[PDB]
Description
The RNA from Bacteria abnormis has 409 modelled nucleotides. Released in 2024, the model rests on cryo-EM data to a resolution of 3.11 A. The depositors describe the entry as "Acinetobacter phage AP205". The entry also contains Maturation protein and Coat protein, not shown here.
Context: one part of a larger RNA
C1' cells in the first nucleotide's frame, strides 16, 4: 500500500428554557343557611308543665304586666353568610424533555452456555411430602357375574376364570443466590453495503390402483333448537288481616283520625320460573351413496440417468468347446445461405412465410432441419482390362477394379 464509521447498545452526573401544575387574585353560574314583608291554607283536640320571638307601658338601661305569634308550614321578595363550577395569568415545587455537556469500557449491562470467586438465598395441599432399588414372611387366594336385610351403595352366599393376595425394612432432597471473563443470540439505525430476479434434462416423472385425512352431493333412524297449545309444581305479585315504630306543641296523660315505614300470616285470582306431553322451523353429528383435494405405497406401461444397448458399424490382433476381449473413425463447433414435398397469403408471381424429410441403417452432444464417421446401394469422374475375336446370325449397346465427387449442408 487495499482495510467503509459512529451513536446509543450498559451506567452516572451539571445546566438553559419549555409542556402541565393543586390555590392566589379578577370572574361566571348554582346550592344551602339567617332576618323581615307579602298570598291563602294550615303544623289533631283536650288538660297540665315550661321555652322563645315581636310590640306597647312603666321601671332599674339591661326588669315585670298586657297584646299577637312560634314551640314555625308552602310560595315570592328582603340583608348577610357559607359551599360548588368556569375562564386568564402569576409565587411555588412537582414529572419529563429540546439543551449545556462531561465521566465510567476494573463501574454497569440484555436471553442462553462454560469457567473462576464469594455466599445464611424459589415452595403449592399437608407438616410433612417427593424420587429411586433390593430383600424377607404368611395364606385352600384373587377377579368377574348374580342373588340377598339395610342403605344412594356396601359389610352374607353361590357359579366360572385365574392360582393369586397382604405386611416390613434403606438412601437423597425440599438450596440456591450474586459478581467478573469468554461465546452464541446481527441489539437498532443512518449515506452506502440492501431494494433480491422465472421453465424444461438429472431429479425420477408420467400413469393405474390401494390406503388414510379433509371438502362437497344426496339419503335413512337417533340425540338437538325457536315458537307455541296443554298439564303439574314452585316463586313473586294483587288484595286482605294481624303486629311494631316516628310524627301531627318543647314535654307529660287520653282519645281517635290518622300521615305510613317494617314484620308475620294470607295469596293456585295476575306475573314469572321449573318439569313433562304433543306439534312446529331448522342445523349439526352419530350412519350410507357419490365428486373433489393432500400424503405414503408397490405393481401395470413408459423414457431419461453411467456403461450398456437399439443392427452398433466394417476391418485387424489374441483366444477359448464355444462366447468373447483390444485396436482402427464415430465427430464436435457449426456458416447448419440447399433441395424436395404440403400448408396460409399473394398472384396479368409461383413470389412470400411455414411444417415435414434429406438414397438405405447405425454411433453421437448440440444448433434435433443430426453437425459429422462407419457400413450398404445409385449416379459422375480417372485409366486399365474382359475370348478379342467369334460367327452356317451378325453379335453389343454391357461387365470388374482403381482415381473419383456427389444422393442435407
Nucleotide at each position: 500500500c487495499a482495510a467503509u464509521g459512529g451513536g446509543g447498545u450498559u451506567u452516572c452526573u451539571u445546566u438553559u428554557c419549555a409542556g402541565c401544575u393543586a390555590c392566589a387574585c379578577a370572574u361566571c353560574a348554582u346550592c344551602a343557611c339567617c332576618c323581615u314583608g307579602a298570598g291563602g291554607a294550615a303544623u289533631u283536640a283536650u288538660g297540665u308543665u315550661a321555652c322563645g320571638u315581636a310590640a306597647a307601658c312603666a321601671u332599674u338601661c339591661c326588669u315585670g304586666u298586657u297584646u299577637a305569634c312560634g314551640u314555625c308550614c308552602c310560595u315570592c321578595g328582603u340583608c348577610g353568610u357559607g359551599a360548588u363550577u368556569c375562564u386568564g395569568u402569576u409565587c411555588a415545587u412537582g414529572c419529563u424533555g429540546g439543551c449545556c455537556a462531561g465521566a465510567a469500557u476494573c463501574u454497569u449491562u440484555u436471553c442462553g452456555u462454560u469457567g473462576a470467586c464469594c455466599u445464611u438465598u424459589c415452595a403449592a395441599a399437608u407438616c410433612u411430602u417427593u424420587a429411586c432399588g433390593c430383600u424377607u414372611u404368611a395364606c385352600g387366594u384373587u377377579u368377574u357375574a348374580c342373588c340377598a336385610a339395610a342403605u344412594c351403595a356396601a359389610c352374607g352366599g353361590u357359579a366360572a376364570g385365574a392360582g393369586g393376595u397382604a405386611a416390613a425394612g434403606g438412601u437423597a432432597a425440599a438450596u440456591g443466590g450474586g459478581u467478573c471473563a469468554a461465546u452464541g443470540u446481527u441489539c437498532c439505525c443512518c449515506a452506502c453495503u440492501g431494494g433480491g430476479u422465472u421453465a424444461c434434462a438429472c431429479c425420477g416423472g408420467u400413469u393405474g390402483g390401494u390406503u388414510c385425512a379433509a371438502u362437497u352431493u344426496a339419503u335413512c333412524g337417533u340425540g338437538c333448537u325457536u315458537c307455541c297449545c296443554g298439564u303439574a309444581u314452585c316463586a313473586g305479585a294483587c288484595a286482605g288481616c294481624a303486629a311494631u315504630a316516628c310524627c301531627c306543641u318543647a314535654a307529660c296523660a287520653u282519645a281517635g283520625g290518622g300521615g305510613a315505614a317494617u314484620u308475620g300470616c294470607c295469596u293456585a285470582c295476575c306475573u314469572g320460573c321449573u318439569a313433562c306431553u304433543g306439534g312446529u322451523c331448522a342445523c349439526c353429528a352419530c350412519a350410507u351413496c357419490a365428486g373433489u383435494u393432500g400424503g405414503a405405497c408397490u405393481u401395470g406401461a413408459u423414457c431419461a440417468c453411467c456403461u450398456c444397448c437399439u443392427a452398433a458399424u466394417a476391418a485387424a490382433u489374441c483366444u477359448u468347446u464355444a462366447c468373447g476381449a483390444u485396436u482402427u473413425a464415430u465427430a464436435a463447433u457449426a456458416a447448419u445461405g440447399g433441395u424436395a414435398u404440403g400448408u396460409a397469403c399473394u398472384a396479368u408471381g409461383a413470389g412470400u412465410a411455414u411444417g415435414u424429410a434429406u438414397g438405405u441403417a447405425g454411433g453421437u452432444u448440440g444448433a434435433a432441419a443430426a453437425c459429422c464417421c462407419u457400413a450398404c446401394c445409385c449416379g459422375c469422374u480417372u485409366a486399365g482390362g474382359a475370348u478379342u475375336g467369334c460367327u452356317u446370325a451378325g453379335c453389343a449397346g454391357u461387365c470388374c477394379u482403381u482415381c473419383c465427387c456427389g444422393g442435407c449442408a